[PDB]
Molecule: U1 snRNA; pre-mRNA
Organism: Saccharomyces cerevisiae S288c
C1' cells in the first nucleotide's frame, strides 16, 4: 500500500473596500 | 418610472503588498583597559535585623467571682 | 476568668517559618564590544 | 552645541501594483543565466597582462 | 620647424602567478557548520555533489549489521559579470502656459 | 507707456403735481444740560 | 477760545539712519 | 575691530 | 646671528 | 568734529476747515 | 449731545390729469 | 437705434 | 521670429539601491484570514470583584 | 376534439483478518 469484516459519524447561512457619476440588460 | 446586476469604465476616499526617500526620532559596551549598561537568580550571606503567630466543643477536680 | 485529666470533631506544610527592612557578595543572558580619531567647543 | 559605514525600532511622504490571501488543476501559456571564494588583512620581492608620460633611432607628409 | 605611425628603453597606475615577512581570528569547542569522504596546530588543505535529488537523525519488528516502512530536520554565507525593477542628478529633443 | 481709429462684451439713460408719516438720513440756525 | 485736526517756509531746535564724504 | 610691513623690550631653542 | 610667541605696544596702508 | 539727504517730535506766523 | 423750525433725497398711502 | 464709461484684440504715430 | 521660466513626455550619461527563478491567464461541490447575521438569555465581548447597607 | 413512463453510489476515521523478501 491492497482486499474483507465490525464500529463511529456526515454541509450554520451570506459576503470579500466604500462613495459618486456615465453606460448596457 | 421602479429596483437589481454588470462595465482589467471614469473620479474621490480607504486598505494591503512592494519599492523608495527624507541634514526626521531613539538605541546600538572598556582595551590609552582588568571595566561598564540593560535584565535576571525559581542564588548565598541567612536560624541576617525588627515584629507577630500556633486549634473548637463536652464532663470531672482545684480556683478567683 | 485560670490550671490538670478524660470524651468527640475537623486539623497544607512550615516557627531554621510567615511579614516588614536593608545591604554586601557571587553567578547567568544580551549588545557593531564597527571605522576614523586622542583632535579647545557654542 | 553634526552632516562616516552599517544594524534595530519607529514616525512622516511620494510612486507602482492589487482590492483578503494561499495551496491545487488546465494552457499555441510566458519562463530559460554564469564565474570565483569559505581564515582574514597588509607589506615586500619577482613574473605576466593593460593604460598614460619622457629621451633616442628609423620611415612618410 | 610641426604632426602621425613603429622600435627597443626608462618612469607611473591597475590586475594576476610564486615566495617571504607582519597583524588580527581560529569557541570553528564534531577546528569554518552547505553536505559526504579524506584530513589538520611544525595548520587555515584536497576530492566528489547541490532540490521532481542528496544528506543527517528518530522510531520500531524481525531478520540477523544492508535495506525495509513511518517521521523530524539540513541543502548555507560572501563577492563579481550578465539581465531586470526603483530612486536622485546632468545634457539633448519635443508639447502647453506666461513675462520683457 | 501715451494718443487716435475699428470690432466684440457688460452697465446706465424716457409719468407728472399736491397733502400726510416727532417715517428714516444729511446740512444750517436757536435754546437747555 | 479749543481740535485726539490738517498741505508750505525756518542764517529754527533735538534724536535716529548713510561710518555717504573729508 | 581684523590683516600685512617696519622699529624697540622680555622669554624659550639652535 | 637666525626662528617662534606676547606687549588696549608705537607708526603707515 | 563738520557738511549734505531722509524720517519723527515741538514752537512761530503764512492757510484752510 | 438732547427738543423746535427750514431745505434736499428715498420709501409707503390717498386724490387729480394724460397715455 | 443714439450717447457716455470700463475691459480685451489689431493697425498707425511719438518717446525711453 | 528670437531670448527666459514652470509643468509633462522621449533618449543618453553618472551615482545609488533592489531583485535574479519562477511568473501570467483560466477553473473550481479548495484551505486559511476578515466582515455581516443567528449571537445582549447559565461555558468567555452588552457586566455581581471600586466591598458598600 | 384530447391523451400516457426514469436515469445514481457517495466518501472519512478507528478495530480485527490476509497478502506484498533471504
Nucleotide at each position: 500500500a491492497u482486499a474483507c469484516u465490525u464500529a463511529c459519524c456526515u454541509u450554520a447561512a451570506g459576503a470579500u473596500a466604500u462613495c459618486a457619476g456615465a453606460g448596457g440588460a | 418610472a421602479a429596483g437589481u446586476c454588470c462595465u482589467a469604465c471614469u473620479g474621490a476616499u480607504c486598505a494591503a503588498a512592494c519599492a523608495u526617500g527624507c541634514g526626521c526620532u531613539u538605541c546600538c559596551a572598556a582595551u590609552a583597559g582588568u571595566a561598564g549598561a540593560a535584565g535576571g537568580a525559581c542564588g548565598u550571606u541567612a536560624a541576617g535585623c525588627a515584629u507577630u503567630u500556633a486549634u473548637c466543643a463536652u464532663u470531672g477536680a482545684a480556683c478567683u467571682a | 476568668g485560670u490550671u490538670c485529666a478524660u470524651u468527640g470533631a475537623a486539623g497544607u506544610c512550615a516557627u531554621u517559618g510567615a511579614u516588614g527592612c536593608a545591604a554586601a557578595c557571587u553567578c547567568c543572558u544580551u549588545g557593531g564590544u564597527c571605522a576614523c580619531a586622542c583632535a579647545c567647543a557654542c | 552645541g553634526g552632516c562616516g559605514c552599517g544594524g534595530a525600532a519607529g514616525g512622516c511622504g511620494u510612486g507602482u501594483u492589487u482590492g483578503c490571501u494561499g495551496a491545487c488543476g488546465u494552457u499555441u501559456c510566458c519562463a530559460u543565466u554564469c564565474c570565483c571564494u569559505u581564515g582574514u588583512u597588509u607589506c615586500a620581492a619577482u613574473c605576466a597582462u593593460u593604460g598614460g608620460u619622457u629621451a633616442a633611432u628609423c620611415c612618410c607628409u | 620647424u610641426u604632426g602621425g605611425g613603429u622600435u627597443a628603453a626608462a618612469c607611473u597606475g591597475a590586475u594576476u602567478u610564486u615566495u617571504g615577512g607582519g597583524g588580527c581570528c581560529c569557541u570553528u569547542u564534531g577546528u569554518u557548520u552547505c553536505u559526504u569522504c579524506u584530513g589538520c596546530c611544525u595548520g587555515g588543505a584536497g576530492a566528489a555533489g547541490u532540490u521532481u535529488g542528496a544528506c543527517a537523525c528518530c522510531a520500531a519488528a524481525u531478520u540477523c549489521a544492508a535495506a525495509u516502512u513511518g517521521g523530524u530536520g539540513u541543502u548555507a554565507g560572501g563577492g563579481g559579470a550578465g539581465c531586470u525593477g526603483g530612486g536622485g542628478c546632468c545634457u539633448u529633443u519635443c508639447a502647453a502656459a506666461a513675462g520683457a | 507707456g501715451c494718443u487716435u481709429u475699428g470690432u466684440a462684451g457688460a452697465g446706465g439713460c424716457a409719468u407728472u403735481c399736491u397733502u400726510u408719516u416727532u417715517g428714516a438720513c444729511u446740512a444750517c440756525u436757536u435754546u437747555u444740560c | 477760545g479749543c481740535g485726539u485736526g490738517c498741505c508750505a517756509u525756518u542764517u529754527u531746535a533735538g534724536u535716529u539712519u548713510u561710518u555717504g564724504a573729508c | 575691530g581684523a590683516u600685512u610691513c617696519g622699529a624697540a623690550u622680555g622669554a624659550a631653542c639652535u | 646671528a637666525g626662528u617662534u610667541u606676547a606687549u588696549g605696544a608705537u607708526g603707515a596702508a | 568734529g563738520u557738511u549734505g539727504a531722509g524720517a519723527u517730535u515741538a514752537u512761530u506766523u503764512g492757510g484752510u476747515c | 449731545g438732547a427738543u423746535u423750525g427750514u431745505a434736499g433725497u428715498u420709501u409707503g398711502a390717498a386724490g387729480a390729469u394724460g397715455u | 437705434a443714439g450717447u457716455c464709461u470700463c475691459a480685451a484684440c489689431u493697425u498707425u504715430g511719438c518717446u525711453c | 521670429a528670437a531670448a527666459u521660466u514652470u509643468u509633462g513626455g522621449a533618449a543618453g550619461g553618472u551615482c545609488u539601491u533592489g531583485g535574479u527563478a519562477g511568473g501570467a491567464a483560466c477553473g473550481g461541490g479548495u484551505g486559511g484570514a476578515u466582515c455581516u447575521u443567528a449571537u445582549a438569555a447559565u461555558u468567555u465581548u452588552u457586566g455581581a470583584u471600586u466591598u458598600a447597607u | 376534439a384530447a391523451a400516457a413512463a426514469a436515469a445514481a453510489a457517495a466518501g472519512g476515521u478507528a478495530u480485527g483478518u490476509a497478502u506484498u523478501a533471504a